Method: X-ray diffraction, resolution 2.6 angstrom. The entry became public in 2018. The RNA (A-site and E-site tRNAs) from Escherichia coli has 73 modelled nucleotides. The entry also models magnesium, potassium and zinc ions. Rfam match: tRNA. The source organism's lineage runs through Bacteria, Pseudomonadota, Gammaproteobacteria, Enterobacteriaceae and Escherichia.
RNA sequence: GGGUGAUUAGCUCAG
RNA sequence: GGGAGAGCACCUCCCU
RNA sequence: ACAAGGAGGGGGUCGGCGGUUCGAUCCCGUCAUCACCCACCA
Numbered sequence: 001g002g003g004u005g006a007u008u009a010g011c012u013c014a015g
Numbered sequence: 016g017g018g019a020g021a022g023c024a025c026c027u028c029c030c031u
Numbered sequence: 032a033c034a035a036g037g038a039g040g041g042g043g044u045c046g047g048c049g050g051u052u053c054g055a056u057c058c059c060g061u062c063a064u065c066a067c068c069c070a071c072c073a
Stems, first nucleotide, its partner, number of pairs: 001069005010023004017053001025040005046062005
C1' cells in the first nucleotide's frame, strides 16, 4: 500500500 | 430486510 | 455444605453517521477502531 473478514448485554458469543 | 437472543458470571427462591 | 442441579430476574444506539425500505441487527455507502491476509521497502 492492498485484499479479507469482524464490531450483537459484564466474560464468550447466534441471527 | 417481517423476533432481537443464548452458555458463563450477578442477584433472590428450592434443595443440601 | 461446596459445587452440580432447579425456578425467576435482571444487564442493548446490534461501533459511528448518512441512506434504501413501510420499517430494518442485516442491503449499501461511509468513517474510524480491530484482528487477519498478501506483497514491498530506496

The PDB entry is titled "Crystal structure of the Thermus thermophilus 70S ribosome in complex with NOSO-95179 antibiotic and bound to mRNA and A-, P- and E-site tRNAs at 2.6A resolution". Keywords: NOSO-95179, odilorhabdin, antibiotic, inhibitor, ribosome, 70S, ribosome structure, inhibition of translation, decoding center, RIBOSOME-INHIBITOR complex. Crystals were grown from: 0.1-0.2 M Arginine-HCl, 0.1M Tris-HCl pH 7.6, 2.5% PEG-20K, 7-12% MPD, 0.5 mM BME. Among the 50 different proteins in the entry, which are not shown, are 50S ribosomal protein L20, 30S ribosomal protein S11 and 50S ribosomal protein L15. Primary citation: Pantel et al., Mol. Cell (2018), "Odilorhabdins, Antibacterial Agents that Cause Miscoding by Binding at a New Ribosomal Site".